Solved structure of RNA (16S ribosomal RNA, nucleotides 871 to 1482) from Thermococcus kodakarensis, 600 nucleotides shown. The PDB entry is titled "Cryo-EM Structure of T. kodakarensis 70S ribosome in TkNat10 deleted strain". Primary citation: Sas-Chen et al., Nature (2020), "Dynamic RNA acetylation revealed by quantitative cross-evolutionary mapping".
Context: one part of a larger RNA, bound to proteins that are not shown
RNA sequence: UGGCGGGGGAGCACUACAAGGGGUGGAGCGUGCGGUUUAAUUGGAUUCAACGCCGGGAACCUCACCGGGGGCGACGGC
RNA sequence: AAGGCCAGGCUGAAGGUCUUGCCGG
RNA sequence: CGAGAGGAGGUGCAUGGCCGCCGUCAGCUCGUACUGUGAGGCGUCCACUUAAGUGUGGUAACGAGCGAGACCCGCGCCCCCAGUUGCCAGUCCUCCCCGCUGGGGAGGAGGCACUCUGGGGGGACCGCCGGCGAUAAGCCGGAGGAAGGAGCGGGCGACGGUAGGUCAGUAUGCCCCGAAACCCCCGGGCUACACGCGCGCUACAAUGGGCGGGACAAUGGGAUCCGACCCCGAAAGGGGAAGGGAAUCCCCUAAACCCGCCCUCAGUUCGGAUCGCGGGCUGCAACUCGCCCGCGUGAAGCUGGAAUCCCUAGUACCCGCGUGUCAUCAUCGCGCGGCGAAUACGUCCCUGCUCCUUGCACACACCGCCCGUCACUCCACCCGAGCGGGGUCCGGGUGAGGCCUGGUCUCCCUUCGGGGAGGCCGGGUCGAGCCUGGGCUCCGUGAGGGGGGAGAAGUCGUAACAAGGUAGCCGUAGGGGAACCUACGGCUCGAUC
Numbered sequence: 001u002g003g004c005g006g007g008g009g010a011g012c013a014c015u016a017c018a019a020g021g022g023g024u025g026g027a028g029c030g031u032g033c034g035g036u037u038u039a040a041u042u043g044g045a046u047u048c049a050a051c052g053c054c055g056g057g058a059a060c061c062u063c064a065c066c067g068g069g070g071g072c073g074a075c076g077g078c
Numbered sequence: 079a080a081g082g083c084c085a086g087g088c089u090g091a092a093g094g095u096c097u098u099g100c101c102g103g
Numbered sequence: 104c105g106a107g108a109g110g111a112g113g114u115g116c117a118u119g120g121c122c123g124c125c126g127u128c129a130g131c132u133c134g135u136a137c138u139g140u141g142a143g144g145c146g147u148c149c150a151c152u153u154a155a156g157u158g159u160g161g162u163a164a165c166g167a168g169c170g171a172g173a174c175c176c177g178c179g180c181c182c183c184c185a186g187u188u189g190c191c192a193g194u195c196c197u198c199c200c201c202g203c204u205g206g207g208g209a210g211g212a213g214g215c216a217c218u219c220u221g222g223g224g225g226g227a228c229c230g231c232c233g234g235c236g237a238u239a240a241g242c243c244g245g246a247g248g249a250a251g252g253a254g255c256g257g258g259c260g261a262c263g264g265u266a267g268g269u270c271a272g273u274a275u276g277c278c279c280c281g282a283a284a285c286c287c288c289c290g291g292g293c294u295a296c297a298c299g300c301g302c303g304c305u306a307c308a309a310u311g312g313g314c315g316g317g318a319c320a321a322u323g324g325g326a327u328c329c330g331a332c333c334c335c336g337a338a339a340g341g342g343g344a345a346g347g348g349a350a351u352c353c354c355c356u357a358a359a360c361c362c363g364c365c366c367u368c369a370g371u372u373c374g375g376a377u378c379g380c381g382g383g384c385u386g387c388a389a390c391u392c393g394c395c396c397g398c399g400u401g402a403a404g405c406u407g408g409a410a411u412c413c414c415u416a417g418u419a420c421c422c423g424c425g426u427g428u429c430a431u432c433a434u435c436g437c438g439c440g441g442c443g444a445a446u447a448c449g450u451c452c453c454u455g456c457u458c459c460u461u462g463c464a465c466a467c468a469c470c471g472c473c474c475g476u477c478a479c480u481c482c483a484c485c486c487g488a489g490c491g492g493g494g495u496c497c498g499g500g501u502g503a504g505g506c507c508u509g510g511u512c513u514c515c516c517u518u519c520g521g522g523g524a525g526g527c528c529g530g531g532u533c534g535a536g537c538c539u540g541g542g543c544u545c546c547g548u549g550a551g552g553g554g555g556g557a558g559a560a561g562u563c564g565u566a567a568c569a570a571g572g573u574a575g576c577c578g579u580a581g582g583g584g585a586a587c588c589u590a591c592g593g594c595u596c597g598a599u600c
Base pairs, nucleotide, nucleotide: 001466002465003463004462005461007460008459009458010457011456012455013454016450017449020414021413022412023411024410027305028304029303030302031301032300033299034298035296036295043054044053065291066290067289069287070286071285076104081101082100083099085097086096087095088094109280110279112278113277114276118274120269121268122267123265124264125263130169131168132167133166134165135164137144148161149160150159151158174258175257176256177255178254180225181224182223183222184221185220186219189215190214191213195211196210197209198208199207200206201205228251231245232244233243234242235241307407311366312365313364314363315362316361317360323354324353325352328347329346332343333342334341335340373404378399379398380397381396382395383394384393421441422440423439424438425437426436427435469571471568474564475563477561479558480557481556482555484553485552486551489548490547492546493544494543495542496541497540498539499538500537501536504533505532506531507530508529509528510527511526512525513524514523515522516521517520574595575594576593577592578591579590580589581588582587
C1' cells in the first nucleotide's frame, strides 16, 4: 500500500428479507448427468458461473468410437 | 514405364487383387 | 531414402481471437503545487444528495482525462406530405331476401374521409403552486395533461484481474502419425440399464371430463416452396390444380371463453403408462433406431417431510400460434399475441456487494500463517557401575654412589717426624632409584539412560496472529495425552459502546 476480521459506521440488491401470488421436493413419462455394462457404448463442462450447455432434435453423412475393406509420396537424387 | 478394361474366381460387394487376354507410350 | 501435404491427434498451464463471472458495479488515472529522509500521501476527504467519483457547500489544494450521463432503437398523444397491392363512411347505378315498407346484405363505378403504412416536425422541462431540506443541491404532494418525475422497455459494458471456458468453430508455436493417428465406402454404437441427481410435461378431478353448437389474435415465413378450389377415403392421407418472387396469393375462422344435455364425490364417464392387430408419409435405406391414424388393454397416482425457487404492471399465474434446427421428427431455444391479479411504496433481521475508519505475527494475501506431544533417519552433548595411563606436589620407609670424619691392615717414600695410595669396620651430609599412603588437575575408555539440534514431513488435535471466536502477557501454586486449564496479585505491548 493492499487483502481479511465470528471490529465499528454508511449505503444497496425480489439471482436478499418483510407483505403477498404461484410452485419444486411425493407419482408416471420426456430429456441431460454420474455410475454400471459393453467390440464400442467417442469427447469437453462439476458451488453460484456443469447437467433441454457445446445452438449437441446423431437412421446413412455429421463422427471424433468399434468390426472389416480399399486409396495417398509436388519438389530432390539411384 | 506410370497406368486401364469384357467375362469368371477370391469377396459383404467390389479390374480392389487374381485366370484370360487386350488397351495405354 | 530422405523430406512433404494432411491431421475433430496432446498440451486452454506455450498463444492469439472470442465469451462467461467480480459488474451496467462505480470505479481507474494525469499536470503543477504542498506534506513527508523515504516507500508513498493529498486531490479521490467531511456534511447533504443522487441510479451514479451524480451534484451543492466546506477544505493544501487548483485544474484535466477514460468510465457514468450524453448517444442509438422501439412504444405510447398531436401536425404536414403521400393514397396502391392498403381503407369503405357519405355519395350515385344494379342484384337478392324478410314481418308489418320498415330493414338488412353482395357487387361495380367512384372516393382517401376513418384505419393502416412511413418520412419530417412539435410535445415534459420539478416548468407552475405549496411543505420539507439550509436560503443551495434536491425530496414529498396538487393542477392541467396522451404521457410525469433519468415517461416505459432495450443496445453500447471502463484501467485491470481471474493460469475461469474454448487448440472439437477458423488462425497458430512445441511434440507426435507420416504407410499412418492422413481420407473414402460397408455394417454397428453414441438410443445399451439393479441404481443417485437436475430442468421439465401429464396428472391426482366439479375452481371438472365428454358430446353437440356459438365466438374472437398477433409476430413471422414462402420456388420444384406456400398452396386456395374441386374430387377420392372413417381417419392418417392420395389425384388434379388458380394465384403468389409476397401491403395483391397462401400458411390462418387459434386455444382458454359462452350456451344446452350426460356424469354427482367414486381408482369413477378421474388418469394415461404399457402392450396386440391393422392402415399410412418422408427417405437409396425405418430390425437395432423415426412420425401419424383406428379398434382394443387400462399401470402408479387421493395435494406431497426436511428443505428450497421465480416474481412490483399489461408484470406474475393461465391459454394457445410463429420461427431456428428440418427429406422426415419439438415435452427445446428465440419470439408473438389472448385473459389478467394480490401485496409493499419499506429494512438490513437471513444471503452477498461497494465506500470511510480501525487492528493484523497475512502478501502463492483466512481455502492465510502457525504450536506442541507421538513415530521415522542422522549428529554432538550430560549422566553413568566403572577401567586405566599419566603430569605434578607432600608425607613414610628402604636405600646405590660420592664427599667429610674415627680406628685398623697392606704397599711405597723418607732425615728420626711424618707423608701418599688403597682395602675393612663405624658416624654424618647430599641423595638418585624402588615401594607405599595421600593432594590437585587435562586428556583416555566404558554396557546403557535423558534432554538438544537438524531432516523428512507422517499422526492427534487448534493453543497464538482479527474482540482469532473464553482479550492477551508477567510472578507463584495446583492439575492435565499435547499444544494447554484453573486460582491470587499485577501491566497494557488491549478492541468496542

Keywords: T. kodakarensis, ac4C deletion, Ribosome, cryo-EM.
The entry has 62 different proteins, among them 50S ribosomal protein L13, 30S ribosomal protein S3 and 50S ribosomal protein L21e.
It holds a match to the Rfam family "Archaeal small subunit ribosomal RNA". For this family Rfam cites "Crystal structure of the ribosome at 5.5 A resolution" (Yusupov et al., Science, 2001). The family is grouped with related families in Rfam's "SSU clan". Its family is annotated with ribosome and structural constituent of ribosome in the Gene Ontology.
Lineage of the source: Archaea > Methanobacteriati > Thermococcales > Thermococcaceae > Thermococcus.
The reconstruction used 116,585 particles.